[PDB]
Context: one part of a larger RNA, bound to proteins that are not shown
RNA sequence: CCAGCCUCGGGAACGGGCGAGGGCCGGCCAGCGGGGCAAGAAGACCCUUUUGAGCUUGACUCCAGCCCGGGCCUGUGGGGCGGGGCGGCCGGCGCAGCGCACAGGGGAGGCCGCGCCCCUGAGACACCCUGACGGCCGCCGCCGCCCCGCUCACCCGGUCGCGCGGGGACCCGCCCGGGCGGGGAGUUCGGCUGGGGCGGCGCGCCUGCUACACCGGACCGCAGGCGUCCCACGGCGGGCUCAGCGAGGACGGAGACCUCCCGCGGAGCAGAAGGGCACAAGCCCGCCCGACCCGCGCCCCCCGUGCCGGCGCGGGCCGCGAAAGCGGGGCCUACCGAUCCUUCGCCGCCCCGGCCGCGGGCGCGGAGGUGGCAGAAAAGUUACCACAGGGAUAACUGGCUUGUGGCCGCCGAGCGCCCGCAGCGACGCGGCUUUUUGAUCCUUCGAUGUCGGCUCUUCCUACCGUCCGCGCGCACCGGCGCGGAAGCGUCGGAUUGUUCACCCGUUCAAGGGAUCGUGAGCUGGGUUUAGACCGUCGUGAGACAGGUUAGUUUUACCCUACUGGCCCCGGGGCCAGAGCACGGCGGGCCAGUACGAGAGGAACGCCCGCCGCGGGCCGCCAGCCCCGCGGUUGCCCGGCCGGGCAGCGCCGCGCCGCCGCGCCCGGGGGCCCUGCGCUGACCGCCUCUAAGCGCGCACCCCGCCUCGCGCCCCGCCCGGCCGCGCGCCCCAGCCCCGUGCCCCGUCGCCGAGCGGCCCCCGCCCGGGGAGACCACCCGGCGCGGCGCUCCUGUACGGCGCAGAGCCCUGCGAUCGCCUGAGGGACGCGCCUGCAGAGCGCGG
Numbered sequence: 001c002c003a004g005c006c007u008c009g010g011g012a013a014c015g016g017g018c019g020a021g022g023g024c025c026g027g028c029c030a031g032c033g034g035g036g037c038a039a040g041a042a043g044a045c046c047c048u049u050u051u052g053a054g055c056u057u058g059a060c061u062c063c064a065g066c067c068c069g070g071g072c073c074u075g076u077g078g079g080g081c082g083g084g085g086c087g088g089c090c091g092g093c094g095c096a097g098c099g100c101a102c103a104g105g106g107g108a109g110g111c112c113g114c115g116c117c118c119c120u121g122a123g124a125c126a127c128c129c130u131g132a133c134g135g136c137c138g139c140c141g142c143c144g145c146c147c148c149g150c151u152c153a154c155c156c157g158g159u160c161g162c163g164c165g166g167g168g169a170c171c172c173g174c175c176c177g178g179g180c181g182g183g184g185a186g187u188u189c190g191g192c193u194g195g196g197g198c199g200g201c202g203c204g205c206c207u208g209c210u211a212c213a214c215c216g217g218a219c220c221g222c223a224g225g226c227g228u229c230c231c232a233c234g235g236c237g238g239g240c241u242c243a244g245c246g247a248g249g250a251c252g253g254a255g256a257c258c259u260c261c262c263g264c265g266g267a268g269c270a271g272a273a274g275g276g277c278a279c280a281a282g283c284c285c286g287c288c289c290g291a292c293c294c295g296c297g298c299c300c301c302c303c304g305u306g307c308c309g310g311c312g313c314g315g316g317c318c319g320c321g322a323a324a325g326c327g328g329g330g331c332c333u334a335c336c337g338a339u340c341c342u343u344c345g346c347c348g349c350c351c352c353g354g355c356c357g358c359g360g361g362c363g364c365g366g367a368g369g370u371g372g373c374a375g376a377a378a379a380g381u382u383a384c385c386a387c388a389g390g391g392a393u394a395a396c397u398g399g400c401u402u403g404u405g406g407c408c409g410c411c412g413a414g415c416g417c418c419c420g421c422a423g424c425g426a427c428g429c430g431g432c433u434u435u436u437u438g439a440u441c442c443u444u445c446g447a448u449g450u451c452g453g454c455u456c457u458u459c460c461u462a463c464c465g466u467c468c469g470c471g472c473g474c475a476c477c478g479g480c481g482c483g484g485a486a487g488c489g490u491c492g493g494a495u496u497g498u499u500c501a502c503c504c505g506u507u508c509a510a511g512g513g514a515u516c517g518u519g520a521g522c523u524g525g526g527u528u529u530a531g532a533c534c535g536u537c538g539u540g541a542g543a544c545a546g547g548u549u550a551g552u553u554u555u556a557c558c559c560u561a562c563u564g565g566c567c568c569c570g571g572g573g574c575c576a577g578a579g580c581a582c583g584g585c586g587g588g589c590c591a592g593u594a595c596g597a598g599a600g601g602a603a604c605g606c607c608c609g610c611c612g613c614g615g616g617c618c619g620c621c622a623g624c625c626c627c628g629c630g631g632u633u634g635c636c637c638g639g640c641c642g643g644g645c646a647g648c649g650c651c652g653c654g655c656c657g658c659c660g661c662g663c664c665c666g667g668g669g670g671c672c673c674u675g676c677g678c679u680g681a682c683c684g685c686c687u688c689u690a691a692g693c694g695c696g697c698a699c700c701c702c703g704c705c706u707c708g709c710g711c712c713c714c715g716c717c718c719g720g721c722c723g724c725g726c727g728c729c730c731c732a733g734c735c736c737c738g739u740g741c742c743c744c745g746u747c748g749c750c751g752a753g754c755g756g757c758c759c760c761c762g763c764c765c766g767g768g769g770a771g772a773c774c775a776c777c778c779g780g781c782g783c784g785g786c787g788c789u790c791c792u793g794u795a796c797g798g799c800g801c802a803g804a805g806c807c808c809u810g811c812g813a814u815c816g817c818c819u820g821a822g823g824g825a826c827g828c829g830c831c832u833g834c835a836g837a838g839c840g841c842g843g
Base pairs, nucleotide, nucleotide: 002016005022006021007020008019009018026567027566028565029564030563031562034560035559036558038555039554046390047389048388051386052385053382054381055380056379059187060186061185062184063183065180066179067178068177069176070175071174072173075150076149077148078147079146080145081144082143083142084140085139086138088136089135090134091133102131103130104129109114154167155166156165157164190203191201192200199220204226205225206224207223208222209221227373228270229330230329234288235287236286237285238284239283240282242266244262246260247259248258249257268277269276271335273333274332275331292316293315294314295313296312297311298310299309305374318327319326320325341368342367343366344365345364347363348362349361350360351359398442401438403437405433406432407431408430409429410428414424415423451525452523453522454521456517457514458513459512460511461510464489465488466487467484468483469482470481471480472479491505492504493503495501531549532548533547534546535544536543537542570714571713572712573711574710577707578706579705582612583611584610585609586608587607588606589605595600613666614665615664616663617662621660623658628653629652630651631650632649633646634645635644636643637642668702669701670700675695676694677693678692715761719758720757721756722755723754724753762841763840765779766778767777768776782834783833784831785830786829787828788827789825790824791823792822797818798817799816800815802814805811806810
C1' cells in the first nucleotide's frame, strides 16, 4: 500500500498476509478503549558530521577605544643640566727593601741632592712618558634634555560683543612607534574506541607468543620494550678464557685474594626479548678513526610508493696487521621525519642593454621539525540550543546468554543423648529458571509515550492458609518434612514518589507473568526542558553521577475486538455448541472427654451462625423526590386572596418508582490423581501390581443454572420430491474360517414397506411490567370523572365573649371555632361523558 478473526512456529529474534492448525453468513447501530508496534512531528535524548549558533576565558589570531613617547601643526625670548670631544689637575694603602709600590714605561743621566745596576718584590719608582679607573676644573660654533616667560598661532569661558576675561607654543588634531584591551570580532576545540565520556594508547616502531611447521594473518589479546647511551662501550691485529664445581692456601667466615684441576658457555657482549658467539663477537693490550669521500643498485614494509633500518658493489682516500684479510660505527633483529622556509658547507652558473664591486637567487646536500610520527597553526561551555543524518550507536521493550540473583537434585564429613538421612546437611558435584542485575547490540532514532500508584481482566506453580494422603525426634495440643492439588483466601493502616523496605493491626496474610500487563483509561508524586535556590566543583560560562521548590498530559467519527441492539413470519418445546460458582471462618453439643504424670487438651458427626462472593428484591427501614402540600426572604402583579421571578430562591415533610445501609436465596452426582489396601505372581518365600479388584482429593468432568444455531411436536395445512440395502457375538476356540461384494446404470428403476428431503406460519398503529433507535410484551387504546386509599397538616372565608396595646371609635401580628380541614395524586376499584378494532400497507 492493500486489507481487516485468532493461536503457535519460523522469520529484521513482538505478523493481518508466510508454514500448520482453529473460527468465520452478509450488511448495520449504540457504546467502548484491548489491538491496528492507531494519528500528530524528517527524536528534542544519545552518537556521528572535518554541520552550526548563543555564551565564556589566562584557546588561536586579531580590532575599535584609551594611555604613553617622538614628529608636524608651532610664534617670540631667556635660564639651567648632562653627554661627546678636548683638556689640565688631584688621588690611589696585602710587605722585605726606601714609604701606601694603580699600571705598562724608559734609563748610568736627567736635573735630586737621587742616581742607578745595587741595597730590592707579585712588580723600584730617579727627570720625563703616556695607559686605565675615579675626583676637581675649565672649554666648545658639538649633541641631547629639562625649566621659566611672552602673545600673535591655537584654545575655551562671559556679554543683547554696554563699557570683559582665562589659558597658551602647551593642549587638541594628525602621522608613526610602544603598552593595556573578550569591551568587540573571526575561527578552532584531533583520532581510536564491544555507544560516547573518563581512563588508556597496537596513533610511528621492536622481541617472544597468539598463529594452527613456507609466506600472510585480527583484537582497548598475552609477557614486555623504543624516543636514548658510548671517540669508546668504535675499527683492526695479537694474545687470552668465561660463569663456575671440587680440592687446597695468615687474618678469612656466606662473602674479596691466590693456586692448580675439570670446565660446550651453564658468563659476558649498554638497555626489551629472541637468536648468535670460544685460539671469539667475551676479556686484555698495542695502534688507530671507515663513526671518511663519490656514484649506484637491492632487500624489509610494499600500491611493490615513500620512510626508518639494513645489505651488495664500482671507484677515491685511509686505518690495522708480517701478511692474507678486515673495517661506512656499536654481533643481529628497535632507537626516528616530506614540500615550503631558514641556516651552513662545496664548486660553479644567473641577475635578461652592458660592465665592475656589494647583495640576491640557483643547482648539490646536511642541519633547525612535524611523537596525533605519509607531516592543519587551535580552549572550554550550552538545561537556551540547533542542523543533516544514524537503529552503522547508547538510555527503553522484546530476543540470545546466565557470571550474578533465584530454585532444585546427587554424594554423605559431621549435627541431631545414642543414632549420616525425623529434621539437618558441610566439602565438593550436576543442573534448572528468566520473577535480579550484568554481558551484548539483533529489532526500533521521517518517535512502539519512559517510574510508581489507581482501576480491571487473565494466566503460571517453584503451594502460605484451607483439601487429600503419608512421614516425624507425631501422647494431646501445636509444629515440621514430603507427594497430588491453583477452587477460594492472601486484607485494613502509619512514614516514603517509591517498586522495595519497615512497623502497627485483623480472620495473622505465598511468590510471580501478561511490551518491567494496564497514560487517545486516569493521576502526575518522582524523574525527564525552560524560572529559582543551597552546598561542593570550575578563572569563568557553567557543572553535580547532591538535596530543594514551581512547572499545558493532544486526537476515536475509521477497521477489528469487546459489550449489548437489529435486518417482518404461528403456539409449545427439545438439545448440539458456548458460558458456569459457592468457598472460607467460627459457635454449640461431642467434652474438660479421648490423651497426658500433671499442665493442658482435640476429633468425626450433626446443628446453628458469620464473612467473602454471587443472583435477585422493596414488605420493613434508611437514601432520593416531576412539578405534591406546608413554611419563609427580596422584588413585582394596587392591597387581601391567589400568583410570578430570583436558571428547582430557600427550608420542612412526602407518594409512585428506583436504590443500600435493608430483605430473600445458594446442602449434588461421576470418574479417578497422589496413594492406602485386597487377592496374587514372575522370583517354591515375600510382596498394593505384573493380570485382576476395592476405596479415593476445596482439583477435574457433568448436573442445576445463562445463552442458544438448529431440530422436534402440534395447529393452520395435508401436499410435492428422492432412495432401495440389516443377523449378532467372539479372536488363546478362531467351532471349521483363510470368503463375499466386485455392474449406480453397466439396464437397474412397478408397487409396497422402511427411510429421508422440501413445503408452511405479516406489519403499521397505540400502551407498558419493556426501551438509545429498534426490539420486546401486550391491545377497541385512551381521555376525564367518581369513589377508595395515600401524601401534606387544618384551606379561603365567616364569626368571636381571644389579643399586647393605641388613639379613635376604629386599628392590630396572631389566636380559637367551623376544619384529621382544604389541596394534591403517577396507586386501586368503577363508568354517570366523549371515545376506542383501517376501505392503510403487504401477502

Entry title: Giardia Ribosome in PRE-T Hybrid State (D2). Solved structure of RNA (Large Subunit rRNA, nucleotides 1849 to 2691) from Giardia lamblia ATCC 50803, 843 nucleotides shown. The entry has 71 different proteins, among them Ribosomal protein L6, Ribosomal protein L37a and Ribosomal protein L7. The reconstruction used 31,100 particles. The work is reported in "Insights into translocation mechanism and ribosome evolution from cryo-EM structures of translocation intermediates of Giardia intestinalis" (Majumdar et al., Nucleic Acids Res., 2023). The structure was determined by electron microscopy at 3.25 A resolution and released in 2023. Rfam match: Archaeal large subunit ribosomal RNA. Clan: LSU clan.